[PDB]
Context: bound to proteins that are not shown
C1' cells in the first nucleotide's frame, strides 16, 4: 500500500 | 440465511 477476521450500528433481495 | 456500507478492534502478505 493491500487481504482478511471480529464486534456493533445501518442497509439490500 | 447470507451480501454490501461505517465504525472500532485485531491479524496478515
Nucleotide at each position: 500500500c493491500g487481504a482478511c477476521g471480529c464486534u456493533a450500528g445501518c442497509g439490500u433481495c